[PDB]
């Protein structure tokens, strides 16, 4: 950093 | 809570 994944937690609206 | 984005998580 990229695909694909992702109950809250952090930040913003 | 809900939209995003960080954050984790897999290669």
């Nucleotide at each position: 950093c990229g695909g694909a994944c992702c109950g809250a937690g952090c930040c913003a609206g | 809570g809900c939209u995003g984005g960080g954050a984790g998580u897999c290669c």